[PDB]
RNA sequence: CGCACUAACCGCG
RNA sequence: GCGCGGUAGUGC
Numbered sequence: 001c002g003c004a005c006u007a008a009c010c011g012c013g
Numbered sequence: 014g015c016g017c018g019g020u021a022g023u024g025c
Stems, first nucleotide, its partner, number of pairs: 002025006009019005
């Protein structure tokens, strides 16, 4: 770099 | 609700 999730972060729809 | 993105965390 790639992938997934989470965010009691932010933004969009 | 849920989706997408920035960033962060964890993991693969």
Keywords: RNA double helix, Branchpoint sequence, BPS, U2 snRNA, pseudouridine, pre-mRNA splicing, RNA.
This is an experimental structure of RNA, with 25 nucleotides shown.
Entry title: X-ray structure containing the pseudouridylated U2 snRNA and intron branch site consensus sequences.
The entry also models sulfate ions.
Lin and Kielkopf published it in Biochemistry in 2008: "X-ray structures of U2 snRNA-branchpoint duplexes containing conserved pseudouridines".